[PDB]
RNA sequence: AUGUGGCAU
RNA sequence: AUGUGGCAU
Repeated sequence: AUGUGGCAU
Repeated sequence: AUGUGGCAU
């Protein structure tokens, strides 16, 4: 970074 | 979508 789950907006 | 924490690469 992409993905995937959490939290936030 | 962005941010932040895991996991996969």